[PDB]
The RNA (A-site tRNA Phe) with a sequence from Escherichia coli has 74 modelled nucleotides. Ions in the entry include zinc, magnesium and potassium. The sample was in a buffer at pH 7.5. Primary citation: Majumdar et al., Acs Cent.Sci. (2023), "Aminobenzoic Acid Derivatives Obstruct Induced Fit in the Catalytic Center of the Ribosome". Among the 29 different proteins in the entry, which are not shown, are 50S ribosomal protein L16, 50S ribosomal protein L5 and 50S ribosomal protein L31. Released in 2023, the model rests on electron microscopy data to a resolution of 2.09 angstroms. An Rfam search finds the family "tRNA" in it. Taxonomically the source falls in Escherichia (Bacteria, Pseudomonadati, Gammaproteobacteria, Enterobacterales). The depositors describe the entry as "Structure of WT E.coli ribosome 50S subunit with complexed with mRNA, P-site fMet-NH-tRNAfMet and A-site 3-aminopyridine-4-carboxylic acid charged NH-tRNAPhe".
RNA sequence: GCCCGGAUAGCUCAG
RNA sequence: GGUAGAGCAGGGGAUUGAAAAUCCCCGUGUCCUUGGUUCGAUUCCGAGUCCGGGCACCA
Ligand code: YRW
Numbered sequence: 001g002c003c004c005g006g007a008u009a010g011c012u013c014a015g
Numbered sequence: 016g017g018u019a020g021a022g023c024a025g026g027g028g029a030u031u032g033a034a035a036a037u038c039c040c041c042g043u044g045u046c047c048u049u050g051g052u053u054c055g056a057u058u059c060c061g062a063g064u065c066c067g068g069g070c071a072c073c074a
Stems, first nucleotide, its partner, number of pairs: 001070006010023004025041004047063002050060002
Other pairs, nucleotide, nucleotide, family: 008014tWH008019tWS009010cHS009021tHH015046tWW016053tWS019044tWS020044tWH024042cWW031033tHS049061cWW051056tWH053055tHS056059tWS
C1' cells in the first nucleotide's frame, strides 16, 4: 500500500 | 425490523456479636458518522471514518 474482522452500562461479551 | 441483556463492581435488604463470603432486591447504555427506509432502521442494510489478522517491492 491492500483486503478481513473489532468498537454495545463503571469493567468485560451475547446480540 | 419489533428503543437492548448478561456476568462482576457499587448500593439496599437478609445471616453474624461485627464483618468476609452466600441468597435476594436495584440501577442504567445516545451500541462511530452520511444514506436507504418503515407513515417505527444499534441491526436489514449501503458508502465512509478510528483499533487488532493476514496478502503484497527487483533482477
Ligand atoms: C530477470 C532478466 C530476467 C529474466 C532478463 C530473463 N531479471 N528472467 N532475462 O528475471